Released in 2019, the model rests on X-ray diffraction data to a resolution of 2.9 angstrom. Guide RNA with a sequence from Corynebacterium diphtheriae, together with DNA: 131 nucleotides with solved positions. The 2019 paper behind the entry is "Structural basis for the promiscuous PAM recognition by Corynebacterium diphtheriae Cas9". The depositors describe the entry as "Crystal structure of Corynebacterium diphtheriae Cas9 in complex with sgRNA and target DNA". Crystallisation conditions: 24% PEG 3350, 0.3 M potassium fluoride, 0.2 M lithium sulfate, 0.1 M TRIS hydrochloride. The entry also models zinc ions. The organism belongs to Corynebacterium, within Bacteria.
Context: bound to proteins that are not shown
RNA sequence: GGAAAUUAGGUGCGCUUGGCACUGGGGUUCAGGAAACUGAACCUCAGUAAGCAUUGGCUCGUUUCCAAUGUUGAUUGCUCCGCCGGUG
RNA sequence: CGCCGGC
DNA sequence: CATTACCCGCCAAGCGCACCTAATTTCC
DNA sequence: GGGTAATG
Repeated sequence: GGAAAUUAGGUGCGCUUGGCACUGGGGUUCAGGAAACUGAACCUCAGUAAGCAUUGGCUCGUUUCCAAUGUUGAUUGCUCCGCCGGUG
Repeated sequence: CGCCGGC
């Protein structure tokens, strides 16, 4: 130098949760208005990468639709295609 | 069939 | 053409797998 | 660091 067991500590990720922020639906209460109305606080529900795959539908879409389920969706830097090399 | 790697 | 101001969503929790560093006892 | 939006 290295290996095992140890006591101290660090780094990197993995998993499941907790709060917000943001946008959308709703609602209440305010502020300013004569009103129509704005706008602000709150509260509530929802979305929280875009998507992709499977199944089943529609008005079957080159203006690429809807629903359910799953998701490795975003590490691995020459995509895709092709040829080798290992691998499950 | 898929993953990883090389060109 | 070139140059410049200003914009980008954040914070916790308990645990466990991997790896590394510094020490002690053996042993290679 | 990247880009957008806005100026020279």